[PDB]
Overview: An RNA structure (23S ribosomal RNA, nucleotides 1300 to 2044) from Staphylococcus aureus, in which 736 nucleotides are resolved. The sample was in a buffer at pH 7.4. It was solved by cryo-EM to 2.53 angstrom. Ions in the entry include magnesium. The depositors describe the entry as "Cryo-EM structure of Staphylococcus aureus (15B196) 50S ribosome in complex with MCX-190". Rfam match: Bacterial large subunit ribosomal RNA. The 2024 paper behind the entry is "Synthetic macrolides overcoming MLS B K-resistant pathogens". The entry has 28 different proteins, among them Large ribosomal subunit protein bL31B, Large ribosomal subunit protein bL19 and Large ribosomal subunit protein bL21.
Context: one part of a larger RNA, bound to proteins that are not shown
RNA sequence: GUGAGUAGCGAAAGACGGGUGAGAAUCCCGUCCACCGAUUGACUAAGGUUUCCAGAGGAAGGCUCGUCCGCUCUGGGUUAGUCGGGUCCUAAGCUGAGGCCGACAGGCGUAGGCGAUGGAUAACAGGUUGAUAUUCCUGUACCACCUAUAAUCGUUUUAAUCGAUGGGGGGACGCAGUAGGAUAGGCGAAGCGUGCGAUUGGAUU
RNA sequence: CACGUCUAAGCAGUAAGGCUGAGUAUU
RNA sequence: AAAUCCGGUACUCGUUAAGGCUGAGCUGUGAUGGGGAGAAGACAUUGUGUCUUCGAGUCGUUGAUUUCACACUGCCGAGAAAAGCCUCUAGAUAGAAAAUAGGUGCCCGUACCGCAAACCGACACAGGUAGUCAAGAUGAGAAUUCUAAGGUGAGCGAGCGAACUCUCGUUAAGGAACUCGGCAAAAUGACCCCGUAACUUCGGGAGAAGGGGUGCUCUUUAGGGUUAACGCCCAGAAGAGCCGCAGUGAAUAGGCCCAAGCGACUGUUUAUCAAAAACACAGGUCUCUGCUAAACCGUAAGGUGAUGUAUAGGGGCUGACGCCUGCCCGGUGCUGGAAGGUUAAGAGGAGUGGUUAGCUUCUGCGAAGCUACGAAUCGAAGCCCCAGUAAACGGCGGCCGUA
RNA sequence: UAACGGUCCUAAGGUAGCGAAAUUCCUUGUCGGGUAAGUUCCGACCCGCACGAAAGGCGUAACGAUUUGGGCACUGUCUCAACGAGAGACUCGGUGAAAUC
Numbered sequence: 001g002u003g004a005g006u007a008g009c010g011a012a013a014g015a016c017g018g019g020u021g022a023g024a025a026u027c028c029c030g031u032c033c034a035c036c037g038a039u040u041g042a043c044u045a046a047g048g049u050u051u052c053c054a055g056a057g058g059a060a061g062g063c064u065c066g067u068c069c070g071c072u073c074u075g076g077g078u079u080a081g082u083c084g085g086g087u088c089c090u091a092a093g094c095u096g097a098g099g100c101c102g103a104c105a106g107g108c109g110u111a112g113g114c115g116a117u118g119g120a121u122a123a124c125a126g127g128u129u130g131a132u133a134u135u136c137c138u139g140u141a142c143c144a145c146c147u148a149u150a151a152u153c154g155u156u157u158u159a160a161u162c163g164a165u166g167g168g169g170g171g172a173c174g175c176a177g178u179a180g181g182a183u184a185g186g187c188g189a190a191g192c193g194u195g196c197g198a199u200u201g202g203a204u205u
Numbered sequence: 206c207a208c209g210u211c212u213a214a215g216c217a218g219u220a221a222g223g224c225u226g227a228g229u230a231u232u
Numbered sequence: 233a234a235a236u237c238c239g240g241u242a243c244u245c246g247u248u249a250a251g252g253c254u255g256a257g258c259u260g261u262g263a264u265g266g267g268g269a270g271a272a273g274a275c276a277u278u279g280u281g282u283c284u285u286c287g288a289g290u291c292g293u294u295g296a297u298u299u300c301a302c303a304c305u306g307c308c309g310a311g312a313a314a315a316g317c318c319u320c321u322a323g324a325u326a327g328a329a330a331a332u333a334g335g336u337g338c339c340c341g342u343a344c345c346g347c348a349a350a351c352c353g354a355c356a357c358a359g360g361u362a363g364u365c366a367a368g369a370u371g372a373g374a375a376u377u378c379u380a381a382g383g384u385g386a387g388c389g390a391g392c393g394a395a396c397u398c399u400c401g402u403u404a405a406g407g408a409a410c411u412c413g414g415c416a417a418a419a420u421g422a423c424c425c426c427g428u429a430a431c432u433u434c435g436g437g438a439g440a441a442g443g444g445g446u447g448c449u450c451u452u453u454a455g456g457g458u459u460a461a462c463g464c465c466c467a468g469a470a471g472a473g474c475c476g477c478a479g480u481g482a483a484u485a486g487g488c489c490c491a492a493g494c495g496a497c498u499g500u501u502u503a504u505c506a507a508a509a510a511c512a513c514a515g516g517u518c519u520c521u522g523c524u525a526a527a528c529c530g531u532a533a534g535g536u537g538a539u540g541u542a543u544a545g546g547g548g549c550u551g552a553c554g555c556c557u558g559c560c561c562g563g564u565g566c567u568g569g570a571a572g573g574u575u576a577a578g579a580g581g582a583g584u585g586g587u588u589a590g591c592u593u594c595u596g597c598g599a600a601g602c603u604a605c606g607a608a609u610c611g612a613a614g615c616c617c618c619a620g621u622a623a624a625c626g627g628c629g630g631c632c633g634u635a
Numbered sequence: 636u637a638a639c640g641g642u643c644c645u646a647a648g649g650u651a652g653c654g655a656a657a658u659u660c661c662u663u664g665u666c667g668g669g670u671a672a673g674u675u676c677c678g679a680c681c682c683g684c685a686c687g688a689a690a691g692g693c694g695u696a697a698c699g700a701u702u703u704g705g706g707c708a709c710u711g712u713c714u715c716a717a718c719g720a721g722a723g724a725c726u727c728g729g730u731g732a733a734a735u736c
Stems, first nucleotide, its partner, number of pairs: 001736001008730002014032006033385004040386001041365003047345002052076006061069002081142002083341004088119002091117001093114003099108003123140005143337006166320001169317001174307004180300001185294001187292003223253001230241002308311001351360002367379003389727003396723008406713001409712001414709001422446005431436001433552001447474005475479001487707007494699002499511001515550007527536003553694004559627002563625002565621005573615002578610002583605005591596001629643005652686001653683001664680005
Other pairs, nucleotide, nucleotide, family: 002735cWW003734tHS004733tHH005006cHS005731tWS006732tWH007731tHS008063tWS010355tWW012386tHS013033tWS020024tWH021023tHS025388tWS026064tWW026065tWS026387tSS037039cWS037381tHS039041cHS039381tWW043364cWW045346tHS046346tHS046348tWW049343tWS050077tWS050078tWW051343cWH058069tHH060071cWS062356cWS065387tWS069070tSS070349tHS076131tWS079132cWS080083tHS080342tWH081122tSS089314cSS090116tWH090313cSS092115tHS096111tWS097110tWH098109tHS101532cSS107533tSS116118tHS118312tWS123134tSS128133tWH129130tHS150328tWS150330tHS151331tHS152153cHS156325tWS159162tWH160329cSS163322tHS163323cWH164321tWS166234tWS167235tWS167238tWS168318cWW170316tHS171315tHS172314tHH173313tWH176302tWH178303cWH179301cWW183296tWH184295tHS186293cWW190209cWH191208cWH192207cWW192271tWS193206cWW193272tWS195205cWW197202tWH202205cSS207270tHS208288tWS210269cWS216217tSS217259cWH218258cWS221301tWH222256cWS225226cSS226245tWH228229tSS228244tWH232239cWS234235cHS234321cSS237238cWS237319cWS238320tWS249250cHS250251cHS256258tHS269289tWS275277cWS275282tWS278281tHS278282cHS285286cWS297374tWH308310cHS309311cSS344350tHS348351tHS348361tWH353357tWS370376cWW371373tHS371375tHS376483cSS388728cWH395724tHS404715cWW407709tHS407710tHS407712tHS408414tHS408416cWW408710tWH411413tHS418709cSS427441tHS428440tHS429438tHH430437tHS432435tWS433435cHS436696tSS453454cSS453468cWW453469cWW454467cHH456457cSS456466cWW457464cWH458464cWW459462tHS476478tHS494509cSS496697tWS497513tHS500510cWH501508tWH509657tWS514551tHS515689tWS516689tWS521525cSS522541tSS523541tWS523542tHH525538tHH526537tHS526545tSS530533tHS550689cSS552695tWS556688tWS557689cWH558628cWH560646cSS561624tWH562626tHS570616cWH571617tWS572616cWW577611tWS581582cHS581606tWS581607tHS588598tWS589598tSS589599tWS590597cWS593595cWS607608cSS622625cHS627647tWS634638cWS636638tWS644648tWW645646tHS645647tHS649650cHS649687tWS650688tWH651687tHS651692tWS652692tSS654681tWS655662cWH655664tHS655682tWS659661tHS664682cWS669673tWS669675cWW670672tHS673675tWS684685cWW688691cSS711715cWS
């Protein structure tokens, strides 16, 4: 090439006015309508790495179109003593000086290390841009460390008080039931607010 | 028809909630 | 290598809660005539899209699956480590605590998606992707229908409403006559009251079956919850009405009964044609194993078993529970034993052969060295062999009367 | 006549319960129940090709998306199909494959 301008166009609700452009069901704005709402909503992990933001473009990629975009071009964007880690600790495992065993290769293993999914650790609220914010700024704090000073602690053995790598205590933990106290929520009325209507009616509406 | 508020910190208080012989002296 | 805070002892006030102690979702006048003060008020404008600066926080109800907190109570299945921390010594030392005031605090991650068109599925894929928050009406509820906060209209459409498929609703009379089979579909479903059999391992069967009601308004009037009371919640009972075809007027929410096998049950299995009668199971039984246990992984070292000890561990069989589990040991497997036989390597080495130093000479015969062989004899499990052993492997007949 | 005896052989010849069975070929065994009609089902019989006691026998309440009969209810399963609502299908604009040959 043929099958063929055929099958398919991947769950769903769109309509219309305005604008933009060479071009518009498909892009931007608006009104109405509709769907979810223990979620198609907000966070945060794992993973992906720049897909993030602002301009610009339309070949290609978008199962159609495309002025649009997770696409292309240009330039930007991630701010921590307190958040999560490193820094501190250790489990399961993994390594393992010397050592044991091994045809070589190497396997195993003590002391000791590594390793969170656990334990311990000091910052909260508000504002903020196109993109960041317990990170930035405003406010107020807290934890360590160092320097100056000390209001007299006082043989520096004991002290105002300095302390192990040792001893002990602590950390320090299962499952299931009910209770109980306040607390976030939510729900009615005092304060506050702004409205009192052109469809019959109403006004502690 | 809408709103109807505010933190860590710092003290003041504490609501169920746990334990004492820990009692001087002794090994 | 001891400690005079702790690990073990003895007294007074004695179990005081005086509250001594250690725990730990909580506040009036102030900070609070202040940033934020869901804000309409305010200007030249921030094309009016803005800036000053001005603004209420109350009561009383329900309230957690959150927090006290694994607190308390109960249970058996008996529920990390180490550090931070605290005391205590060993030591170490003329020093700073105290009531201040100044400074210093490093590396890594931080965008973006994260039930998703940025991830795992080759795709802008109807699949998968741990955890946190999760409002109102209805309700018991994180169910169900609608909606809030907030997102979204699904990367092809416009017609026509043929056949035929797909999804969905309704159907006259009959109601399984379809069919391999009531497969599918239909029907019950909520809450309240009344009733519920056989059979049972007394737990159950059981929501058994089978009946009745649910709307709305009014009268009436018990209840207990916060309380100072008003008022706010959450429930009762008796009457009298009203309306529709229908009152859990929609959505969501068991069809049931009688009887046989099979398996006791809850559970687990062929991811991707079999979920079961197959596997597990709790319970039985047999057997092995004395502890460097047996059994198992490793060539070994090292382990598992177990930091367990016959009420423990491994393996085989069967498989809740109840009544029971007959007969056979000939064979084999496992025993345990037995005196003969039959037994390997080793040990043993009388004897046999080769070669020649001598001898003989019609060619034989040889003493030892070295060799090639080799035997009575001794020699272990064992194998025949002999009693047991069947919840070991197995096996449980034939023939003729006889009608 | 699978009652019971005798006989051969063997180590001994199947006890209890069960039985046309998740095991019965012949076989739709024979009688009864259930239906108007029952190769399926239940009870029994034994007449076990070829049950049988931890490769356990027999029976059991409860349980099961287990297998198998029967019944009520309920219905488009069916006689006997009919009409509607959409998505495909069909016409138009856009884009546009494949197995095969």